[PDB]
Context: one part of a larger RNA, bound to proteins that are not shown
RNA sequence: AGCAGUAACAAGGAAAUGAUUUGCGC
RNA sequence: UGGACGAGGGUUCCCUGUG
RNA sequence: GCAGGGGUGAAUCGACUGUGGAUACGGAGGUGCAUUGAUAGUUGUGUGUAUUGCGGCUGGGAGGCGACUUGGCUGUGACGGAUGGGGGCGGCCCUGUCCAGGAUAGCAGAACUGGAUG
RNA sequence: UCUGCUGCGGAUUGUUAUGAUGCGAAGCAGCGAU
RNA sequence: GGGCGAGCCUGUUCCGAUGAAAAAGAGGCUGCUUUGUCGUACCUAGACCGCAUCUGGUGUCCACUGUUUGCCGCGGAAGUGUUUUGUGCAAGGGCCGUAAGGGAAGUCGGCAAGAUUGAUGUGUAACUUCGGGAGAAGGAUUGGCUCUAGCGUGCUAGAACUGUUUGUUGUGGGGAAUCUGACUGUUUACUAAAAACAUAGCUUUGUGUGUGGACGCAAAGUGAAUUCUGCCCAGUGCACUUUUAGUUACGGCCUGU
RNA sequence: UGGGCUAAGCGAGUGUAAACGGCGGGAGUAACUAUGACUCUCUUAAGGUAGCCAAAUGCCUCGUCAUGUAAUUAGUGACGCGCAUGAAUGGAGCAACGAGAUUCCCACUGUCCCUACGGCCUGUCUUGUGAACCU
Numbered sequence: 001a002g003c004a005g006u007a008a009c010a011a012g013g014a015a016a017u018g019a020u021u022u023g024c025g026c
Numbered sequence: 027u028g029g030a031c032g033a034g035g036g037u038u039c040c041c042u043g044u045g
Numbered sequence: 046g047c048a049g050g051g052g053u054g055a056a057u058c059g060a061c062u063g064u065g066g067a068u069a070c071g072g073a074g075g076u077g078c079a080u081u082g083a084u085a086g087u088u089g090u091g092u093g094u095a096u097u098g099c100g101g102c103u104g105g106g107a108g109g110c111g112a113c114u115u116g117g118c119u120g121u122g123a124c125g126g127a128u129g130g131g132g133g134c135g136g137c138c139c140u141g142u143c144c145a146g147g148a149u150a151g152c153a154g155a156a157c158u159g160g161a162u163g
Numbered sequence: 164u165c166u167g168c169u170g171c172g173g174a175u176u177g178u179u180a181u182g183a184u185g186c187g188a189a190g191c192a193g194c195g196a197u
Numbered sequence: 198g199g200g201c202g203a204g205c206c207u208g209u210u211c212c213g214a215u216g217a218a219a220a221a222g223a224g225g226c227u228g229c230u231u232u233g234u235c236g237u238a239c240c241u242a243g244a245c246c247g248c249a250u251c252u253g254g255u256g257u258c259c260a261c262u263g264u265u266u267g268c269c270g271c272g273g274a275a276g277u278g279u280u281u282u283g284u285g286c287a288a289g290g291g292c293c294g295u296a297a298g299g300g301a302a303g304u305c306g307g308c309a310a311g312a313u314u315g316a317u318g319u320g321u322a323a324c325u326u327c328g329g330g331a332g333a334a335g336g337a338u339u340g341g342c343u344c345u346a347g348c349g350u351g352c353u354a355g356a357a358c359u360g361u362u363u364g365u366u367g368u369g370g371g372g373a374a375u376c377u378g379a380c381u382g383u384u385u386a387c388u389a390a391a392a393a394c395a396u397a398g399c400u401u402u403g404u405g406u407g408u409g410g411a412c413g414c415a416a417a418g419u420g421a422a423u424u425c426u427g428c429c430c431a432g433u434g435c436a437c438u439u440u441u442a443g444u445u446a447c448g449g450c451c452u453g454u
Numbered sequence: 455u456g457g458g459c460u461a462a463g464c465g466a467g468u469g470u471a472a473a474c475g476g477c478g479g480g481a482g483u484a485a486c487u488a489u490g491a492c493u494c495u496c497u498u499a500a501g502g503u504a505g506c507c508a509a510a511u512g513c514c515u516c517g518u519c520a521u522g523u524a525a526u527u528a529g530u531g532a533c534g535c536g537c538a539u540g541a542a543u544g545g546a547g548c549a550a551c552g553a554g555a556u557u558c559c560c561a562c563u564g565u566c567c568c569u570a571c572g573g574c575c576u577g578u579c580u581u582g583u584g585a586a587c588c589u
Stems, first nucleotide, its partner, number of pairs: 001589002008583004013022003023279004028259004034240002039051006056094002058236004063070001075092005095232001098229005106115001108113001121221001125211007136201004140163007165195001167194005175183002212216001245254002261273004267368001269367001289576008298567002302565001307562001315339003319335001324329001326421001340359002343356006370560007377552002382394002398419007423546003427477003432474002434470006443464002448460005478496005505539001506536001517533005
Other pairs, nucleotide, nucleotide, family: 003587tHS004586tHH005006cHS005584tWS006585tWH007584tHS014280cWH015281cWH018020tWS032241cWW033242tWW037053tWW038238cWH040082cSS051083tWS055237tWH056074tHS063218cWS063219cSS064067tWH070217cWS071219tWS071220tWS073095cSS080085tWH096231cWW097230cWW103116tWS107114cWH109111tHS109112tHS111169cSS112193tSS120222tWS122220tHS123219tHH124218tWH132204tHS133202tHS147156cWW166195tWS172189tHS173187tWS173188tHS174184tWS174185tWS174187tHS175188tSS178180tHS180208tWS212214cHS221222cSS239244tWS240244tSS242245tHS242255tWH247251tWS265267tHS265269tHS286577tWS288577tHS297568cWW300563tHS300565tHS301307tHS301308cWH301563tWH303565cSS304306tHS311562cSS313369tHS318336cWH320334tHS321333tHS322331tHH323330tHS325328tWS326328cHS342357cWW360364cWH378548tWH379549tWS379550tWS380396tHS384391tWH397420tHS399472tWS405410tSS407409tHS419542cSS425541tWS426542cWH429499cSS430473tWH445462tHS453455cWW471474cHS476500tSS483491tHS484489tWH490491cHS490492tHS497501tWS498500tHS502503cHS502540tWS503541tWH504540tHS508515cWH512514tWS522528tWH523525tHS541544cSS
C1' cells in the first nucleotide's frame, strides 16, 4: 500500500436569546 | 456520591491579557 | 492553551525530646468573635493558661471528738475481651406561648414551614 | 443528686440480677463528691 | 416543658491466654521581661498506582427524613454534577414480561426458571451421645373504620360495621434412603473448595539440663465419642551384651634377620 | 626386615510389630443325590482371627434371587472360595453438622409437545474521530 472511510468510540432533556425559566442523575 | 485528616502527586492555587 | 505578575506568617497545631523501635503509643500550654482575589487553633481583637529571666513582700502554725478545712510535698505516668443497670454531648421528635415566611379556582376548629422562648 | 466515708445508735436491711450485716444493719446528724 | 443515647458512674462474668516500657513533682501573694529551627498554597479520585480523562485497586473520621425489629430494601431533602438542530426503530443478538390444554414425556443429569418466605394462635414422628432432631412435617389468621377492657400509657386482648373476595404492595421449598468426612475452621492470587490439609482425643519414642529442671522440653504415627484392636522376631531396622570363638588402622613397645 | 602385645566397628548371642512389613496346598470320608463336622498328607516365621462385601475395593460381569416401573447396564435389600476385603497401613459403626457424591416421592413450572406476542439497549440510516489481524 490493499483491507477501509471499514471495526470501535462520541453525539447528555429543552426554551430564536441563555448571570433568567423549567427537566433528570447521585 | 456530599464534607474533612494521612500516603502518593508538586504550583495543578489567585489575578490580568490573550487562541 | 499559552504568556506576565502574585500568594503559604504559630509559646498555646505536628515534628525537632521518651522508650533496644513510632507523623496513630507516653507527653509543660485555649477558647469565642471579626478579617483576604488567594493563608489562618498562625493575621487582628475579647478574655484565659503555661514558660525564660529579674525583682519586692511574706510564713514554719491555727482549727475540728472524727471524716477532714487551711501558704503546710514524695504522688502519678500505667494499661485485655464480653455483657446488665443508672445517667446523657450533639442531633431528631411531641407540646404551650410569642414574632415572621411561601403558595393558592372553591372549601378547610383557624393548615404547612422557619425562629425565639418553657 | 448519693458510689463512698465519720460520730452517735445497737439489729435488722436491699437489688433488674448475684446480696449486705455483732470484724457493727436500719435510722438520725455531719464530711466529701457532683 | 415531655423522650429517644455517645464519653461518664457502678456490678456480674470469661482464660494451661491474666492483657508494654522509659522520660516527666514540688508548692504563697505580687512587678517587669522572654518564648529557637523546619512543615503550612492546592487535589478521593479527570490532580494517587494500574503506559491513559482506564467500569479495577487505595488507611481514618462526620453525615437528615417516611415506612420497618432493621444505619438493609423501597421512596424523599441538603450539598453536588449536567445539555439544548443524528434516526425511530427489517432479520439476528444482550437483558427482561405474559401464555390455552398437558405437567419432566425434555436432558448425561430438573441445568435454567417457577415455587416457599414476615408475624401471631394451633399441632409436631423415627431416631438419639438425653443436649438434641425442631422454625420437624401438617393446618389456620391478617385491610379500613368506629368503640370496649388491662396497666406498664404504649403495647397487649375482645366486639360491631363496611367493600365487586381481598389485604405481608420485602425476607426458608419440603419429605424417604445409601456412600463419605466427626464437628466451627484452611487450600491450588489467574481452569480443581473436595472425600484433600488442620483439629480435640488415642498411642509410641528420646532426654537429669538449656534463660527453662520431667504435670517439663523435643521427635513420629493415627484422627470426636461408643465397641474393639487377633496370630508371626525367619528377612530388613532399632536396643543391650560380649566379665568365656573369629576379623581389623596410624603410632608406641618387644624380639629378631 | 619379619614376628608378638595395645580400639571402636563388623560378626555372634538376647529382646522388640500403635518398627518396616507378612498372614498355605492335596487326598479320602454321614444308609437318594449333594456337601464334609471327622481323618491322612505335604508344608510355613506364622498360615487371614473378630467383623464386613459385586461397597469410591469383584477380572469374569449388564454375577444370582427379591423389590420400586407399562418397560430398570440405574437405586435399595439378601447371598459369598473375596482375580486383589480385613483390624491406630486402623476394623465395625451415622446422633449432630455439610454451596460434598448418589436414587426416589410431593409441590411447581415454556425443560419439552410447539411455539406466539410485547418491552428497553444494540444492529439497520446520518455527522464527527478513525485502528488491527492477514496478504
Annotation: Released in 2022, the model rests on cryo-EM data to a resolution of 2.7 A. Solved structure of RNA (5.8S-23S ribosomal RNA, nucleotides 1089 to 1726) from Encephalitozoon cuniculi GB-M1, 589 nucleotides shown. It holds a match to the Rfam family "Archaeal large subunit ribosomal RNA". A reference for the family is Yusupov et al. (2001), "Crystal structure of the ribosome at 5.5 A resolution", Science. The family is grouped with related families in Rfam's "LSU clan". The reconstruction used 108,005 particles. The PDB entry is titled "Cryo-EM structure of the ribosome from Encephalitozoon cuniculi". The entry has 74 different proteins, among them 60S RIBOSOMAL PROTEIN L19, 60S ribosomal protein L21 and 60S ribosomal protein L44. The organism belongs to Encephalitozoon cuniculi, within Eukaryota. Primary citation: Nicholson et al., Nat Commun (2022), "Adaptation to genome decay in the structure of the smallest eukaryotic ribosome".